[PDB]
RNA sequence: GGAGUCAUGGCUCAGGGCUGUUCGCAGCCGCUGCAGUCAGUCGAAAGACUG
RNA sequence: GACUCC
Numbered sequence: 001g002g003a004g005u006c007a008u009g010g011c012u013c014a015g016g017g018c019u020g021u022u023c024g025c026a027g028c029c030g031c032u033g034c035a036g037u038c039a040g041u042c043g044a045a046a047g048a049c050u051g
Numbered sequence: 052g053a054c055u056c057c
Base pairs, nucleotide, nucleotide: 002056003055004054005053006052010034011036012035013033014032015031016029017028018027019026020025038051039050040049041048042047
């Protein structure tokens, strides 16, 4: 690379790809970063490790 | 993301 099965706020942000637009922007996409949040575990908490 | 057939 395929075909299934079963989950997980891609939530915010950044790179990128799109749809619409009254051109102000709105929204879709996890493919790339993985800083925050989110998830799990230890912990009195802070915080730490891991997703 | 995980686990299977490949």